[PDB]
Context: bound to proteins that are not shown
RNA sequence: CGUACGCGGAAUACUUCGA
RNA sequence: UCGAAGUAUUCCGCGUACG
RNA sequence: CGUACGCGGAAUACUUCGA
RNA sequence: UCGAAGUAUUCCGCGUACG
Numbered sequence: 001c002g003u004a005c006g007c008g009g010a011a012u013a014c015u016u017c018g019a
Numbered sequence: 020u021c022g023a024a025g026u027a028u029u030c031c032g033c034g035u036a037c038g
Numbered sequence: 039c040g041u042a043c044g045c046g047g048a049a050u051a052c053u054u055c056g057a
Numbered sequence: 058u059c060g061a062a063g064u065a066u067u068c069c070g071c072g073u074a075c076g
Base pairs, nucleotide, nucleotide: 001038002037003036004054005034007032008031009030010029011028012027013026015024016042017022018021019020023073025071033063035061039076040075041074043072045070046069047068048067049066050065051064053062055060056059057058
Other pairs, nucleotide, nucleotide, family: 001057cWW001058cWW002056cWW002059cWW003055cWW003060cWW004035cWW004061cWW005062cWH006033cWW006052cWW006063cWW007064cWW008050cWW008065cWW009049cWW009066cWW010048cWW010067cWH011047cWW011068cWH012046cWW012069cWW013070cWW014025cWW014044cWW014071cWW015072cWW016023cWW016073cWW017041cWW017074cWW018040cWW018075cWW019039cWW019076cWW020039cWW020076cWW021040cWW022041cWW022074cWW023042cWW024043cWH024072cWW025044cWW026045cWW026070cWW027046cWW027069cWW028047cWW029048cWH030049cWH031050cWW031065cWW032051cWW032064cWW033052cWW034053cWW034062cWW035054cWW036055cWW036060cWW037056cWW038057cWW038058cWW042073cWW044071cWW052063cWW054061cWW
């Protein structure tokens, strides 16, 4: 530098529901 | 504008293993 | 503007595995 | 540097519903 994976968080796109 | 849900992708952090 | 959720993608951080 | 997996978060797109 790279590969696969998990967790958390985040972003964007499409869709829908709620004020 | 706010909240939530579904689908798809990217990115950051931590952890695992390896090339 | 905001809320909850799903899918795909992405980002970052920590950890581990493989070359 | 490359590939993968686990955990956590953010962001984008599309879809659902509502405030």

Shown are 76 nucleotides from a PDB entry: RNA. Crystallisation conditions: ammonium sulfate, potassium chloride, HEPES-NaOH, dithiothreitol, pH 7.5, VAPOR DIFFUSION, HANGING DROP, temperature 293K, pH 7.50. The structure was determined by X-ray crystallography at 1.85 A resolution and released in 2004. Entry title: Crystal structure of p19 complexed with 19-bp small interfering RNA. Ye et al. published it in Nature in 2003: "Recognition of small interfering RNA by a viral suppressor of RNA". The entry is indexed under Protein-RNA complex, Dimer, double helix, Viral protein-RNA COMPLEX. The entry also contains Core protein P19, not shown here.